[PDB]
This is an experimental structure of RNA with a sequence from Homo sapiens, together with DNA, with 37 nucleotides shown. The entry also contains Ribonuclease H1, not shown here. Method: X-ray crystallography, resolution 2 angstroms. The entry became public in 2024. Ions in the entry include phosphate. Crystals were grown from: 1:1 complex : precipitant (0.8 M ammonium sulfate, 0.1 M citrate, pH 4.0), cryoprotection: mother liquor + 1.75 M ammonium sulfate, 1 minute. It comes from the structure "RNase H complex with streopure ASO and RNA".

Context: bound to proteins that are not shown
RNA sequence: UGGCGAGUGGGUGAGUGAGG
DNA sequence: CCT
DNA sequence: ACTCACC
DNA sequence: ACTCGCC
Numbered sequence: 001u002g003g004c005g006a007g008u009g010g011g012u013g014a015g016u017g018a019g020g
Numbered sequence: 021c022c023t
Numbered sequence: 024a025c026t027c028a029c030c
Numbered sequence: 031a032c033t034c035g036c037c
Stems, first nucleotide, its partner, number of pairs: 002037007010030007018023003
């Protein structure tokens, strides 16, 4: 330099699994 | 609605 | 107990 | 926004 992975803080809203 |  | 994907 | 890495 060009890709990628994993996290942390904050935010927007959703979609679930097991229960009762 | 709850965990 | 979690993923979906943006800011 | 920010931090750690991998090519």
The entry is indexed under Complex of DNA(ASO) and RNA OSS stereochemistry (PS-backbone) RNase H, HYDROLASE-RNA complex.